This is an experimental structure of RNA from Lawsonibacter sp., together with DNA, with 166 nucleotides shown. The PDB entry is titled "Structure of LaTranC complex bound to 27nt complementary DNA substrate, conformation 1". It was solved together with LaTranC. Released in 2025, the model rests on electron microscopy data to a resolution of 3.25 A.

RNA sequence: GGUGGGAGGUCUGUCCCCACCAUGGGGUGCG
RNA sequence: CGCACGUCCAAACGACCAUAUCAUCGUUGCCCUGCGACC
RNA sequence: GACGCAGGCAUGAUAUGUAACCAUGCAUUGGAAAGUGCAUGGAGCAGAAGAAACACAGUAG
DNA sequence: CTACTGTGTTTGAAAATCCCG
DNA sequence: CGGGATTTTCAAAC
Numbered sequence: 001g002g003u004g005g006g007a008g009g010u011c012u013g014u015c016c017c018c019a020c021c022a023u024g025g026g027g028u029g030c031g
Numbered sequence: 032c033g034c035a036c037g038u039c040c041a042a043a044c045g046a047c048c049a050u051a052u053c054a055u056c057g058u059u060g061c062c063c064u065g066c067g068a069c070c
Numbered sequence: 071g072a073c074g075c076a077g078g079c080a081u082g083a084u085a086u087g088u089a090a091c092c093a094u095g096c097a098u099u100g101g102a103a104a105g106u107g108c109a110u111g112g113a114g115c116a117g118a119a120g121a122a123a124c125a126c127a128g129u130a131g
Numbered sequence: 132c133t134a135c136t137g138t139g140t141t142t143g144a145a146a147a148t149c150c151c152g
Numbered sequence: 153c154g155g156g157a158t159t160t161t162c163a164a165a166c
Base pairs, nucleotide, nucleotide: 001021002020003019004018005017006016008015010118011117012116013115014114024040025039028035029034030033031032048087049086050085051084052083053082060079061078062077064076065075066074067073069071091112092111093110094109095108096107097106098105099104121142122141123140124139125138127136129134130133131132143162144161145160146159149156150155151154152153
């Protein structure tokens, strides 16, 4: 930073919270 | 050697460990830890 | 090159202790910190909406 | 074998009886 | 023992 989810009646994002994986390799620029 | 202006692939999907008890046709494949026998 | 015998690895799957906001009150775990079990209470913000129950078939997996 | 879906049908008002402060 | 909450009746039938 992405993946799945739990309460706030429902959906998306966020808020709070739980379990995880990239710290990678590749098409092209500039310094 | 760094910056990526944007997309590309990879992972992780109704948990997580912990506990003991069950795959089966080479199964779940291997380690082949040794053992017996064929070629 | 190929078969069987006695062993282990993590692959999968069968069960149990087990997940997910904040505050208060009771008992316990602990001399604490922090939870556990129970009773409550409260619960957005930004943008959209908010008709539910029953019955009866049929279909998917 | 459970679990989801298309289609049709509904959706009070007023007394009479009972009962914990 | 009594207002309010729980129960019963309203009411017909393929």